Description:
Shown are 22 nucleotides from a PDB entry: RNA. The entry is indexed under Ribonuclease III, dsRNA, RNA interference, endonucleolytic cleavage, hydrolase-RNA COMPLEX. The entry also models magnesium ions. The PDB entry is titled "Crystal structure of RNase III from Aquifex aeolicus complexed with ds-RNA at 1.7-Angstrom Resolution". Crystallisation conditions: 0.2 M MgCl2 + 3.4 M 1,6 Hexanediol in 0.1 M Tris-Cl, pH 8.5, VAPOR DIFFUSION, HANGING DROP, temperature 293K. Protein in the same entry: Ribonuclease III. It was solved by X-ray crystallography to 1.7 angstroms.
Context: bound to proteins that are not shown
RNA sequence: AAGGUCAUUCG
RNA sequence: AGUGGCCUUGC
Numbered sequence: 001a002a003g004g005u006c007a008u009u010c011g
Numbered sequence: 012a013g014u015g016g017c018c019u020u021g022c
Base pairs, nucleotide, nucleotide: 001020002019003018004017005016006015007014008013009012
C1' cells in the first nucleotide's frame, strides 16, 4: 500500500 | 474527510 477490526476527531 | 493501535495480505 490493499482488506478487516477497535477507537477518536471534523462536516 | 483525517488519524492512531491490532490482524491479514501485497511489493